The RNA (16s Ribosomal RNA) from Acinetobacter baumannii AB0057 has 1528 modelled nucleotides. It is bound to Streptothricin D (OIY). The entry also models zinc and magnesium ions. Released in 2023, the model rests on electron microscopy data to a resolution of 2.21 A. Keywords: Streptothricin, Nourseothricin, Antibiotic, Ribosome, Ribosome-RNA complex. It comes from the structure "A. baumannii ribosome-Streptothricin-D complex: 70S with E-site tRNA". It holds a match to the Rfam family "Bacterial small subunit ribosomal RNA". On this family, see Yusupov et al., Science 2001: "Crystal structure of the ribosome at 5.5 A resolution". Clan: SSU clan. The family has 99 seed sequences and 42,628 matches in Rfam 15.1. Morgan et al. published it in Plos Biol. in 2023: "Streptothricin F is a bactericidal antibiotic effective against highly drug-resistant gram-negative bacteria that interacts with the 30S subunit of the 70S ribosome".

Context: bound to proteins that are not shown
RNA sequence: UAACUGAAGAGUUUGAUCAUGGCUCAGAUUGAACGCUGGCGGCAGGCUUAACACAUGCAAGUCGAGCGGGGGAAGGUAGCUUGCUACCGGACCUAGCGGCGGACGGGUGAGUAAUGCUUAGGAAUCUGCCUAUUAGUGGGGGACAACAUCUCGAAAGGGAUGCUAAUACCGCAUACGUCCUACGGGAGAAAGCAGGGGAUCUUCGGACCUUGCGCUAAUAGAUGAGCCUAAGUCGGAUUAGCUAGUUGGUGGGGUAAAGGCCUACCAAGGCGACGAUCUGUAGCGGGUCUGAGAGGAUGAUCCGCCACACUGGGACUGAGACACGGCCCAGACUCCUACGGGAGGCAGCAGUGGGGAAUAUUGGACAAUGGGGGGAACCCUGAUCCAGCCAUGCCGCGUGUGUGAAGAAGGCCUUAUGGUUGUAAAGCACUUUAAGCGAGGAGGAGGCUACUCUAGUUAAUACCUAGGGAUAGUGGACGUUACUCGCAGAAUAAGCACCGGCUAACUCUGUGCCAGCAGCCGCGGUAAUACAGAGGGUGCGAGCGUUAAUCGGAUUUACUGGGCGUAAAGCGUGCGUAGGCGGCUUAUUAAGUCGGAUGUGAAAUCCCCGAGCUUAACUUGGGAAUUGCAUUCGAUACUGGUGAGCUAGAGUAUGGGAGAGGAUGGUAGAAUUCCAGGUGUAGCGGUGAAAUGCGUAGAGAUCUGGAGGAAUACCGAUGGCGAAGGCAGCCAUCUGGCCUAAUACUGACGCUGAGGUACGAAAGCAUGGGGAGCAAACAGGAUUAGAUACCCUGGUAGUCCAUGCCGUAAACGAUGUCUACUAGCCGUUGGGGCCUUUGAGGCUUUAGUGGCGCAGCUAACGCGAUAAGUAGACCGCCUGGGGAGUACGGUCGCAAGACUAAAACUCAAAUGAAUUGACGGGGGCCCGCACAAGCGGUGGAGCAUGUGGUUUAAUUCGAUGCAACGCGAAGAACCUUACCUGGCCUUGACAUACUAGAAACUUUUCAGAGAUGGAUUGGUGCCUUCGGGAACCUAGAUACAGGUGCUGCAUGGCUGUCGUCAGCUCGUGUCGUGAGAUGUUGGGUUAAGUCCCGCAACGAGCGCAACCCUUUUCCUUACUUGCCAGCAUUUCGGAUGGGAACUUUAAGGAUACUGCCAGUGACAAACUGGAGGAAGGCGGGGACGACGUCAAGUCAUCAUGGCCCUUACGGCCAGGGCUACACACGUGCUACAAUGGUCGGUACAAAGGGUUGCUACACAGCGAUGUGAUGCUAAUCUCAAAAAGCCGAUCGUAGUCCGGAUUGGAGUCUGCAACUCGACUCCAUGAAGUCGGAAUCGCUAGUAAUCGCGGAUCAGAAUGCCGCGGUGAAUACGUUCCCGGGCCUUGUACACACCGCCCGUCACACCAUGGGAGUUUGUUGCACCAGAAGUAGCUAGCCUAACUGCAAAGAGGGCGGUUACCACGGUGUGGCCGAUGACUGGGGUGAAGUCGUAACAAGGUAGCCGUAGGGGAACCUGCGGCUGGAUC
Ligand code: OIY
Repeated sequence: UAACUGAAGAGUUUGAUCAUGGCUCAGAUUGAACGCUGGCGGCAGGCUUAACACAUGCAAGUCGAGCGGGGGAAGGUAGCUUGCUACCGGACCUAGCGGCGGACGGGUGAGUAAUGCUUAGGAAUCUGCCUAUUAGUGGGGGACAACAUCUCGAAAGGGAUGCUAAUACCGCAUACGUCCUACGGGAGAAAGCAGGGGAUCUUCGGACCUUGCGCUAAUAGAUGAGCCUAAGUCGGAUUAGCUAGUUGGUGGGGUAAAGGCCUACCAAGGCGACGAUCUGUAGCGGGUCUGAGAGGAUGAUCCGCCACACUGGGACUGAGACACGGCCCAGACUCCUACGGGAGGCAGCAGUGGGGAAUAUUGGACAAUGGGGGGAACCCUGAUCCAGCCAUGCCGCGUGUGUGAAGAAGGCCUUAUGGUUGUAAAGCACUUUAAGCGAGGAGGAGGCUACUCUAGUUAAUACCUAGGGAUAGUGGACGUUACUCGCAGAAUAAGCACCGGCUAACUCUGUGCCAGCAGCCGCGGUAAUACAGAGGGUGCGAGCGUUAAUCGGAUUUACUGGGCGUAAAGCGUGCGUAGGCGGCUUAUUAAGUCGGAUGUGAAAUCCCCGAGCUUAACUUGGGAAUUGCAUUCGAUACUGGUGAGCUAGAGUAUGGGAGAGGAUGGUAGAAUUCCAGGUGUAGCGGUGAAAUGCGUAGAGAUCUGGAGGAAUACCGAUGGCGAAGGCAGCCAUCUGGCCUAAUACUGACGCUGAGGUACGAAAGCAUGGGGAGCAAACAGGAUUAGAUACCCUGGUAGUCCAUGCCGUAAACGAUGUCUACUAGCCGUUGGGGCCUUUGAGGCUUUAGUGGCGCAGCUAACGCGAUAAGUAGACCGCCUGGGGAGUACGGUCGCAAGACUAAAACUCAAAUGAAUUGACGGGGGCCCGCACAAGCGGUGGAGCAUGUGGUUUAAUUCGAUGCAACGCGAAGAACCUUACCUGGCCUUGACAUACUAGAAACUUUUCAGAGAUGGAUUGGUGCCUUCGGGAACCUAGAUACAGGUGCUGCAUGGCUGUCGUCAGCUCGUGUCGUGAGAUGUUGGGUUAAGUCCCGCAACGAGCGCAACCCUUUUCCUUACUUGCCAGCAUUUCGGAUGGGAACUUUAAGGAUACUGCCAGUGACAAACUGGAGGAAGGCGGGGACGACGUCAAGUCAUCAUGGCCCUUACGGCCAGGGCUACACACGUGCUACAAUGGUCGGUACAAAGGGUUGCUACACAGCGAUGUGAUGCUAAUCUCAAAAAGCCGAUCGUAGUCCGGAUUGGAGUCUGCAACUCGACUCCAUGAAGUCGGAAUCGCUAGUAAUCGCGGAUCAGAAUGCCGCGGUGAAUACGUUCCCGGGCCUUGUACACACCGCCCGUCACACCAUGGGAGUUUGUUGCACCAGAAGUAGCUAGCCUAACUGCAAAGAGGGCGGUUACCACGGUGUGGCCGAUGACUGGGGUGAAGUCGUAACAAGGUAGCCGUAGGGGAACCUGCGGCUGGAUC
C1' cells in the first nucleotide's frame, strides 16, 4: 500500500392474448436425523427431547515451623536361656482442638418482560489474601474437645460425670493513626512460632542479639462487590382504568451505605391511549445464518452479565453466602433396620434406567497453564492437558504410472454386419505416497538439587534474601509422539444419485390406467426416451441421496420499495376531540438539523497485510472496522419556540338574486272505490284461449247528488335545491344554506381527523288512529308431466297519520376530504360587466351542470380543468379462492337482528380487460312453387308394393324426421339365401409350404329325399439332357384355410344432406404491448363476392360464368341398306330403269355480339322499347356440387386395425320360410261414368331391342298358343297393333250396356318341378265404389293433365325404375302471413363450442369443527381458621465459668413463657385454562345415485342488492334501489 465490488429468473388459470394473483422450482446454511456405501490423516464438534428418576467410583483439601495427647518402626547402654530381655535419646505417623480454604474453579437455563441485560453517567458504601507508609505486639484469668469412667444401641452413631494445651476464648494496661463529642473531654487492640549466633549471665538451661513468618490500630493504592439515574430491550384492547405503604413529608428505627427498607403521625396524593393493570411467551449481550442493501431469523460450541441447585420458607459462620457436593424447618419420594434406631439429593466427571429420529469411555496424568494449603519438602485438583468412540462438519491425501489395435472375448443395439462398451481389457515396462515391518529421533522443561563467588541486613564469615559462573545429576501423561532412514509387493482400498420440461445426460426388453412414478406441469388404457430391469451416458466422489428447519428468490406488508373506477381494497354522509400538517416579512433562541474536539464503544469474531503449520483447514502479530453513546465548543439556511408586523387563506356587516331545501296549518281540481236515485235491458269482466267472479231481488253503460282516503296530469327540462338519505298542485307562518357587487372590518382565527357524536331509502317493530287504490301471506280458477310460480278473480299485514325504535341497500360516480397548476371546441342553469342601438342580439367573467377532445395516464376498457394528469396534507381500507361478515366472547336492540371479529380444514387456482369462433325461444336485410292466384292429386273405396306390429320352427340382415318406408333388391317356386327343421363332412368347397402314389378321365348300374356311398366299363395321355419333370386326381402331416360372426363410435373407399346455398382464402404495407384487425367496407344492379361508383389500403386464387353433351336456323362433305322432284316402264306396289334434287342419316362448320335504331340510369354498371333474323338480352334442357355441417349411411359389394368361433358362428344336401294376418302408416295402380261405355269403319309417332334371338306367311283353335315355313349378325328382315283422334250406330242417368274386386270350372307356356308360391287365355260370378273429414302434396309452358311405346334386371315373373313420343291448358295482384336458407350488427359465465356450461335439497364415504344435562385437571380472587423454622418485642419462673464484691450477693448470660409477622395446610364461595360427554348443527372433500332446471342468450318471468313473508330443493312473491340490462 490494503481493509471491498454490489441486485439474473423459470413453470402453472385461456382456443389465443395481456394484466392481476397465489402455489411450486433453481441458492446458501445446519450441534442435524434416515437410506445405500465406506481407506487414511489434521483440526474442530458431539442429549437440541424428561429442570425426568438415579446403582457405583471419583469431583476439596492442606498445615506438627499453632497445640496437647496417642501410635508403631530403627538405634544405644545394661543384664543375662547366649541373641534374648529392661530402659533411654533421635527419626517418622495422625484421631482431636486450632488457621486458611471450602463464596473460586465446574454444571444448567427452570424462573425472570424488568429488582434482569446493553450503552452512557453518578454518590451515600464495604472490601480476606497483594503493594506503600505509620504507631505497636505489656501483663493476667476462667474454660472445652482429645483423654478417663459410666450408659444406650449388632452396629452406625448417641447420652452423662472428672481432667488438660494453644496463634481457641475473656478481663486489665497502653493508643501515631481511629470512633463519639456539647470542642471541655471521653472510648476502643493484639499471639506467638521458627532459623542462626559472638560475648555475658544460666536462680540449671534458657536468658540475650539478630533475621523471617505471624498478630493489632490506621491511611492510601489495586482488586472485587453493593446502591442510584437516563435511553433502548417480544405479542395481546375479544385485557381501560390501576394503586392505600399506595405517592409525598416529619419524628424515630434499621443498613457497610442513599432510600417506605420499617414504624407512628400529617396530607391526598402517585401511575395510565407516549398502553397503566391483567395476560401469553422468553435468560440478555458480544456474536451466528441469510440478504446488493435495508431488513429477516437466531442466541449450541468461545467470552461477559444474570438466575438456579429435589420442591418451598429461613438464618448461622465468615472479608465475602442467604452457600451445587454446609445448617434449621416444612413437603414429596427413595434406602438400611436386629423395630431399638438411622441415611439421601449427578442441572460436577464417567455411567444406568426412561424419553427420543438422534448425540460418546464407569480411561491416563498432575509433565504443562492455572487454583487451594504449606517456610519448604510436598499434598490435593473429573479445572486443565491428553487419550478412547462417532464420515457429524471442514481441509488434505490415496485407491497406481507409461505403453499397448489388422480394435481379443463377452455384453447391448442393429437396416444383421456393423456400431458402442473402447486404450477400455489382456500383454510389456516402471513406481512405494498412505497403510504394514524394522531402525533412529526433536519439541512441549522453564527450572530444582549439589559446587563456587559477589552484594545486602547483622556483632558476625552463621542464618536469610537478591544476583553471577561452570560442571554433574534430576524432571513427559501423551508416547512405540511429530519427523527422518531402510524393507517386500500393484500389491490393502469405489460407491451414490440422475437421463419428459424446468435441468447436463437415450435406447432396448418386461408390463398394459395394472404394477407403479411424481417438487410443479403431469406419465401408465400395446412401439412408455417419465413405471421395473439391462446397455450406454451424465453429475459428484469417501461420499451420494431423502426428510426437517431459516433467509432468499417474494416489489408476496413495498422505509429503501406496492396498491384501492371494473382484478382484493374509499367508512352511507356530515360535524368534531386527541393527534398530524400548516400563508408572508422581520428580530431573537439554538430544541430539531449540521460541523469540530475529547472520552468511551472489553477480548474473541468479520475484513486487509504478514508469520508458522510439507499445503490447506487451523493458530497467530499488527491494523482497519465496531456505522453507536456521552460531554463540550461552534454554524443559523430550513423546521420548531418567543416578540413584533402583514393580507393573497379563513371569517364578519351592509344592497340585490334563484331555488320540488326543511317544519306547521289551510285549501283547490282531476280520477278510482262505495252509497242513494233517474233512464234502460241482457249480458259484463277477464285471457294466448279460457275459467273462477259479477248480473233479471236488474248488472255493465249513461246522468244527477253524497262519503272517504291517497297522490298531485299539463308546466317538466342532459333543469333546480340539499352533507348524504332525499325534495314537485296552490296559499300563509316559522326557518337553514347558496349565488352576486363594492367598500369597510378581524388578522392565519386554517386543512384533515383515530376514538365520539348527529342524520340516515325501503322493509320491519311498539302504542293509538286511519284505510280509497295497490298488495307479501292466503283462497279459488287456469297452464303444466308435475306448478308449490309466471297469467286470472279475490284478498290480510303493510303502504297513510301521531309519538318512538331499528341503522341496513348495487346507501354507486362501484371514484374520501382540502389545495395549487396543465391545449382547445360546442351546449345549458343562477348572477356581474361591456358593446351595439330601442330591444333584441354579440363579447367576456364567475359559481354549477353536460357532450367532444391535444398532452399526460392506464393491463385494456377508458379518464382527460367535474382527472383516473402533475404535486402536497390528513384519514379509511387491501394482501390467492373457499370456510366466512360465519363460530366463541363482547357492545347495542322490544325483537328481527346490527357492529367488532377468528381458527381448524381444503384447492391450484379464483379473477379483470380485450381477440377469434360458435350459439341465442336478440335485431335488420333478401331469395326460393315458401306463401298468395290457378290446375290436378293424397287422406275415403278395391287392388299392388314397402314398413311397423303381431304371429311363427323360421318369418334372414340392413335403411328410421325432413335426408327410412316401389329404399340395398336392375326383378325370393328350386337356385338366389344369408333364416328354420332334419340328414351329413372335418387340413376341409378354395391358397401356399412338405411326403408318396396315380394321365386327367370315361360307360353302365344299385341304395338313398339328396348330399353321399358301392359296384362296373373303356382310356392311360405331353416334353425331354428322355434315370424324371409339365397338367389333374388320390392319400398322410401342420402351419393354416373359412366366417354375409361383432365393432361404420377404430378406418379406407363410396354416398346422402343443408344446397346449386354464395361464400372461402393469400402477399406487401399500416394499426395494436399482444392474440389479432384492414382489405370482403357503403350506394346501385345481377341467378351469382355478376359488374360499376364509394372506400389505409392495393392487388390476387378457388368458388360464379364459360369450356363439355343435346335441341332450334343455315352451309360443306358423303348418296346405301336410306330418299323420289323431273324422265321413262309399270303387275299402280320406289315395284323397275333411273336421278343426287328434297326428307333423312352424321361428321365438320357459320350464326347473337346489346350488333343496329329510340329513351333512360349517373356523368356508370345496368334498365326499357323497336327493325332485321329461325332465334334478342341466360333461347330451352343435361352434366358439373366451393371452404364446411351432421361420431349422417354403408365392416352384407370390396379392402382393412382390433375382437370372437375352429368336428363349428366353417362346408354339403332335401323340405320349409323370406309370400303369415285381429291391425296402423308411406308410395302407387284402377274406378266411381255421358267431355263416357260398347260395336263397325278409318288416320298420324319417337326411341329402343333382336342369332342358345326377333320372326313374314300358311294351317289349327273362341283364345292364350301349337305346327310347318321365310328373312334377318340388321337405315336391308323383325318386335309392330301406336293409343287417345275422326265418321256412323246404340246406351239415356240406372249401382246402369259404369266398375272389375272376389270366387267356381276349364286351359296354354316357361321351367327337373307352378301345393305352399308364376304369368297369361276362355266360360261363369259381378264386391266396395255415386268424387272422398280434420288435414296434406306436385306443378310457372310444350310445363301440368291425359294417351300409348320401349328397355335394364330376367328361363318365366312390373301398377316399380329408367327413357320415348302424341294431344295439350289455367293462373301469378304481391311479400303481410307459413317454411327453409343466406349476409351485417348485438349479448354471452359457451370453446369437446347449447347434444354447452351449470345450481340446490336428498342418499353414500371420509375429514376438521360449533353447541350440549353433565364428568374431570390445573390455576387463581377474596373471607376465615390453623400455623414450623426464623426475626422483632415483653417477661420474671428456673439455671448459671471469665466481671464487681472479703463474702452475702449483684451485673451479665442461658433455658422457659408469651405477642406480632410468615411458608406449607384446611374450609366456603366465585373467575379463568384444558380434557371429556348421551345427543345435536352447520362446513369441506370425494363419487355421480335421486328430484328438479335457479343462473349464463331478452336463459325462455332481465339480473342483482337490502328487507319481509312462503315453499322438498334450487328458489317464489311484495316494497325500495342499481345497470354490472337486450330490442325500440
Ligand atoms: C424422613 C422423611 C419421612 C420418613 C422418614 C423415615 C418417609 C422427609 C421430610 C424432609 C426432611 C426431614 C429431615 C436424618 C433424618 C432423616 C433424614 C436423613 C429423613 N437423616 N431424611 N429423615 N427423611 N419416606 N421426611 N428432618 N423435610 O437422611 O425419613 O425415617 O420417610 O416417609 O419423615 O424427608 O432427618